[PDB]
RNA sequence: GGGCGGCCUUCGGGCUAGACGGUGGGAGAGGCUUCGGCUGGUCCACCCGUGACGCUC
Repeated sequence: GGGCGGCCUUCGGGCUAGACGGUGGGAGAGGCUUCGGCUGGUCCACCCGUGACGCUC
C1' cells in the first nucleotide's frame, strides 16, 4: 500500500460483545546465561480501562 471487516444512528453522533491494556491466576520439555538470573510467547477470569484501535497478502 492492498483486500476484507462489530452494534445503534435522523449521519451530527452513540456503544461495547472484537482487539488491546489493568489485575489476578494457570501450563509449559521457549530462549539466553559466567548458573547469581534475564527474558519471549501462550491459555483463564473480571464483569476495571480504551472504544473497532481488527483479520489478511